Keywords: Stem-loop, purine bulge, tetraloop, RNA. An RNA structure (HIV-1 frameshift site RNA), in which 45 nucleotides are resolved. The entry is an ensemble of 20 models. It was solved by solution NMR. Staple and Butcher published it in J.Mol.Biol. in 2005: "Solution Structure and Thermodynamic Investigation of the HIV-1 Frameshift Inducing Element". It holds a match to the Rfam family "HIV Ribosomal frameshift signal". On this family, see Biswas et al., J Virol 2004: "The human immunodeficiency virus type 1 ribosomal frameshifting site is an invariant sequence determinant and an important target for antiviral therapy". About the family: This family represents the HIV Ribosomal frameshift signal. HIV uses a system called -1 ribosomal frameshifting to produce the required ratio of Gag and Gag-Pol polyproteins. The stem-loop structure of the frameshift signal is thought to impede the ribosome and cause slippage in the 5' direction, this causes the -1 frameshift and translation then continues in the new frame. Gene Ontology term of the family: viral translational frameshifting. The depositors describe the entry as "Solution structure of the HIV-1 frameshift inducing element".
[PDB]
RNA sequence: GGGAAGAUCUGGCCUUCCCACAAGGGAAGGCCAGGGAAUCUUCCC
Numbered sequence: 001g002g003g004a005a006g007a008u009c010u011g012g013c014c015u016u017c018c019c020a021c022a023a024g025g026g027a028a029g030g031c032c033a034g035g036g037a038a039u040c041u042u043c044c045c
Stems, first nucleotide, its partner, number of pairs: 001045008009034011
Other pairs, nucleotide, nucleotide, family: 020023tHS
C1' cells in the first nucleotide's frame, strides 16, 4: 500500500428515573426515515 470482516452518523416522536414544573438540563431504550465518506480494531500479503 492492497484485500476481507465488524462498528458508527443525523433528524422527529414516545416511555421511564432525578430536580424543577413550564420550561430547561442529564441518562437509557424503542419506533420511523435518510446518508456513507471518513475513522478505529483484527487477520493475510